Context: one part of a larger RNA, bound to proteins that are not shown
Molecule: 23S ribosomal RNA, chloroplastic, nucleotides 1283 to 2031
Organism: Spinacia oleracea
C1' cells in the first nucleotide's frame, strides 16, 4: 500500500451557562445552578514503585478528539525525630553451623552457637506554622535512658539455680466509654408566595500528674 | 485465697506441716490539675482574584448507645492451645572488676546514635504491555427508615467516567410494558414471570425419634383517636383514605414419584463440579523397637521424641439386615526326605615342553626321569524350583445336553 | 416341580432383575395423560446382575440426574408499542486480518 477516510474512540453518573485567559476554548481557570458516589468513586497506612511531590516555563512527541492544560518536555526546588517504624534487644519456622561424622570432586547430615517478625520487648500528647514536611519545625504541657551531688552498704560483674514473661475455641450476662440524638444556654435570621420564627449556626478540648471505687466480679 | 512474714530436711526458690491478716482485693470508666489558656458561633474592617487584622457570645443536661474498653476477666467445651530475651528473687562455687568504685533511694539540674519520612496506595503512579469495565493485607466507620457493615436517600469528602454534535431507518444488544388464551415452546418450563418482610391460626407420608418443616395452607398489616401503678406505634376497641397499606428499593415459589451418593465437604486456574475423590465406620496383612515403611552411594533423617487401644500397606465406604460354592490354576505363607543345583575345592586320568638312552634312510623320529606349565573332573556344595500341606473382606472363577 | 447322563478345582445361595447392566426392543402387562420409544410397578426370554472391584435396602441431605402436578407468565400461538447504548449524517482523530 490494499481494506478506508471505513471500524473504533475503553460502561447508560450528565452536565449547564456567565465570565475571563489566549493567536486559537464543548475540553484550562473561576462563579452560579444540576446531577453521581459516600462499608465509596472517602481520608490514612502496608507492600511495590522510584521523584511522579511543589514552583515556573514550553508545547514537536505522548494524551484514543482538542488543549492557552497534564502522572508529558525543560529549569529550580522539597523528606527535618531521643518518645512513630526499623536497626544498636529477644529469640520462631526456616536458613548457616566451629570443632564431629559421611562422601570421586562438586559436597551431604548435625551439636555448640549466630541469622532470621510476621510474635515478644521497651519513653508524647494538643494546639500552631506552611508553595511543598510535620505525633519531626513552633507554643504549651509531658515521659525513657544515661553524668552531677545528699544519705548510705562494703563489695560489685559476669557467669549460674529459681520465680515469671506464658499464650486456646466458642458463648453470655454485667459497667463504662467513643459516637449519636433531643432539651437547656447563645448568637444571628426575611430566604419576595395562604400562614409563620415553629428558622439557621455554635455548644470544643489529649497525653500526662494526684487521688478513690459501687446491688461490676469475685470472699 | 489477691499480697505478705519466718521456720524444718543435701535445701537459698518449689514442696510437708504452724500461725496472721480495720476480711478485702482486682480493674475500666469516673473528681481534679493539665486548661483564670486557649478553641469558638456570629461581628468590625481589608484590597485583589488570595487568607488576615481586630474583637470574640454561650460552653450544661437528657436519653439511645458499640464489633471499642473492663477482660493475658467469667462460664462452658475438647480438637488440650510457641519460643527467647527485657523484669524480679537467689545461697552456694568459678573466674574477673576492686577502694579517684559497684547496687538503693531524693528532689533539682545538665545530657539525647544509624536508617526511612515527599507523592500515589479501593490506582491515570502497584500488579494486570495500554491514562485496561480486572487484582491488591490492615485501620477510621456519621443521619433518616431497616434486625444489619444489605438496601434507598443524604452529610463530612470527593467526583461528572479525556472525542463531540445532530438525527429517530431496518438490524443488534440493555430495558419496559402488552387484549384472548396459559407451556399449544424446546432436546427439556433455558429464559422471564409469580413467591418474598413480620405477626397470629395450621402443619401430612414417613423417620436414624434429631428430624421432615418456613412443610402444605389460611387470616392481619397503611394513616387518627383511645384503655395499663409497666405487653419497643404494643396488645385491644373505635374511626379515616386509596383499585391497592412489608406500597419504594428489599425480600422462600410449592407439592408428588423415582435413579446414584448417606451427610458438610474436594476436583479438571482457562470448555466437564458429577454418580468422580474423600469421609466416619469396617475388614484383612505386616510390624516387638536397633520397628516394619519412606527417603538416601554414605552417613543418617523421617516414623516417634510414638511403642501394639500404636505405626505402615490393601480394598471397601454412615446406618440396617446380611456377605453363599470353588484351593484346580496363580498368589502368599508354611513344610520332612528324593531330584535339580554355582562359585569353590577335591582323589585321580590325559597332553605340552625336556637333561638322558635309542632308529633307518633322507634329512627328522621313537621315547622321555626331575622340574615348569595347560586342559579333563569320582566325591562334597546353600538358597531357589520340583515336591508336600494349609489359605478366597488373597488375584480370580461360579457349566452342558436328553426326557416326564 | 422331577428324573437320566456327562464334564469340572466348583457349577451361582441370598438378595435383586428389561436395571447407569437389556442387543434383539417402543419386550408383554397394568398406572399415569384425548394421544406417553421418557416415567412409575409387575412379570423374567438376566444377550452379558449378583454379595466387601460388595448384596439389598434406608429418614435426612444435592447449584446431583430423571417422570408428573399446582402457581406463573411473550417460551408459544403471533406479533405490537415505548426508554436507553449502537447502527445513520456532520465535523476531529483512526486501525484491522487479507490480497
Nucleotide at each position: 500500500u490494499u481494506g478506508a477516510g471505513u471500524a473504533a474512540c475503553g460502561c447508560a453518573a450528565a452536565c449547564a451557562u456567565u465570565g475571563g485567559u489566549g493567536a486559537g476554548a464543548a475540553u484550562c481557570c473561576a462563579a452560579u445552578g444540576c446531577c453521581c458516589c459516600g462499608a465509596a468513586a472517602a481520608c490514612c497506612u502496608a507492600a511495590g514503585g522510584g521523584u511522579u511531590c511543589c514552583u515556573c516555563c514550553g508545547c514537536a512527541a505522548g494524551g484514543u478528539u482538542c488543549g492557552u492544560c497534564c502522572a508529558c518536555g525543560g529549569a529550580g526546588g522539597g523528606u527535618g525525630a531521643g518518645u512513630c517504624a526499623g536497626g544498636g534487644c529477644c529469640u520462631a519456622a526456616g536458613a548457616u553451623c566451629a570443632g564431629g561424622c559421611c562422601g570421586a570432586a562438586a559436597g551431604g547430615c548435625g551439636u555448640a552457637g549466630u541469622c532470621g517478625a510476621u510474635g515478644g520487648a521497651c519513653a508524647a500528647c494538643a494546639g500552631g506554622u506552611g508553595a511543598a514536611u510535620a505525633u519531626u519545625c513552633c507554643u504549651g504541657u509531658a515521659c525513657u535512658a544515661c553524668c552531677c551531688c545528699u544519705u548510705g552498704u562494703u563489695g560489685g560483674u559476669c557467669c549460674c539455680g529459681a520465680g515469671g514473661g506464658a499464650c486456646g475455641g466458642a458463648g453470655g450476662a454485667g459497667g463504662c466509654u467513643a459516637g449519636g440524638u433531643u432539651a437547656g444556654c447563645c448568637g444571628a435570621a426575611a430566604g419576595a408566595u395562604g400562614g409563620u420564627u415553629a428558622u439557621c449556626g455554635g455548644u470544643u478540648c489529649a497525653a500526662g500528674g494526684a487521688c478513690g471505687c459501687a446491688a461490676g466480679g469475685u470472699g | 485465697a489477691a499480697g505478705g512474714g519466718g521456720u524444718a530436711g543435701a535445701g537459698a526458690a518449689a514442696a510437708u506441716g504452724c500461725c496472721u491478716c480495720g476480711a478485702g482485693c482486682c480493674a475500666a470508666u469516673g473528681u481534679u490539675c493539665g486548661a483564670g489558656u486557649a478553641c469558638c458561633a456570629g461581628g468590625c474592617g481589608c484590597u485583589a482574584c488570595g487568607g488576615c487584622g481586630c474583637u470574640g457570645a454561650a460552653g450544661u443536661a437528657a436519653c439511645c448507645g458499640a464489633u471499642g474498653c473492663c477482660a493475658u476477666a467469667c462460664u462452658c467445651c475438647c480438637a488440650g492451645g510457641a519460643a527467647a530475651a527485657g523484669c524480679u528473687c537467689g545461697a552456694a562455687c568459678g573466674a574477673c572488676c576492686u577502694u579517684c568504685a559497684a547496687c538503693a533511694a531524693a528532689a533539682g539540674g545538665g545530657u539525647a546514635c544509624c536508617u526511612g519520612u515527599a507523592c500515589c496506595c479501593g490506582a491515570a503512579a502497584c500488579c494486570g504491555a495500554c491514562a485496561c469495565a480486572g487484582g491488591u493485607a490492615g485501620g477510621u466507620a456519621g443521619g433518616u427508615a431497616g434486625a444489619g457493615a444489605a438496601u434507598a436517600c443524604c452529610u463530612a469528602g470527593g467526583g461528572g467516567c479525556g472525542c463531540g454534535a445532530g438525527a429517530c431507518a431496518a438490524c443488534u444488544c440493555u430495558c419496559u410494558c402488552u387484549a384472548a388464551g396459559g407451556a399449544a415452546c424446546u432436546c427439556g418450563g433455558c429464559a422471564a414471570a409469580a413467591u418474598a418482610g413480620c405477626c397470629c391460626c395450621g402443619u401430612a407420608a414417613c423417620u436414624u425419634c434429631g428430624g421432615g418443616a418456613g412443610a402444605a395452607g389460611g387470616g392481619g398489616u397503611g394513616c387518627c383517636c383511645c384503655c395499663u401503678c409497666a405487653c419497643a406505634a404494643a396488645g385491644g376497641g373505635g374511626g379515616u383514605c386509596g383499585a391497592a397499606g412489608u406500597g419504594a428499593c428489599c425480600a422462600g415459589g410449592c407439592c408428588c414419584g423415582g435413579g446414584c451418593g448417606a451427610c458438610u465437604g474436594u476436583u479438571u486456574a482457562c470448555c466437564a463440579a458429577a454418580a468422580a475423590c474423600a469421609c466416619a465406620g469396617g475388614u484383612c496383612u505386616c510390624c516387638g523397637c536397633a520397628a516394619a515403611g519412606u527417603c538416601g552411594u554414605a552417613a543418617g533423617a523421617c516414623c516417634a521424641u510414638g511403642u501394639a487401644u500404636g505405626g505402615g500397606g490393601g480394598c471397601u465406604g454412615a446406618c440396617g439386615c446380611c456377605u453363599g460354592c470353588c484351593c484346580a490354576g496363580u498368589g502368599c505363607c508354611g513344610g520332612a526326605a528324593g531330584g535339580u543345583c554355582a562359585a569353590g575345592g577335591a582323589a585321580g586320568u590325559u597332553g605340552g615342553u625336556g637333561a638322558c638312552c635309542u632308529g633307518a634312510u633322507g634329512a627328522c623320529a621313537g621315547g622321555g626321569g626331575a622340574g615348569c606349565c595347560g586342559g579333563c573332573g569320582a566325591c562334597c556344595g546353600a538358597a531357589g524350583c520340583c515336591c508336600c500341606g494349609g489359605u478366597g473382606a488373597a488375584c480370580g472363577g461360579c457349566g452342558g445336553c436328553c426326557g416326564u | 416341580a422331577c428324573g437320566g447322563u456327562c464334564c469340572u478345582a466348583a457349577g451361582g445361595u441370598a438378595g435383586c432383575g428389561a436395571a447407569a447392566u437389556u442387543c434383539c426392543u417402543u419386550g408383554u402387562c397394568g398406572g399415569g395423560u384425548a394421544a406417553g420409544u421418557u416415567c412409575c410397578g409387575a412379570c423374567c426370554c438376566g444377550c452379558a446382575c449378583g454379595a466387601a472391584a460388595g448384596g439389598c435396602g434406608u429418614a435426612a441431605c444435592g447449584a446431583u440426574c430423571u417422570g408428573g402436578g399446582c402457581a406463573c407468565u411473550g417460551u408459544c400461538u403471533c406479533g405490537g408499542a415505548g426508554a436507553g447504548a449502537g447502527g445513520c449524517u456532520c465535523g476531529g482523530u483512526g486501525a484491522a486480518a487479507u490480497a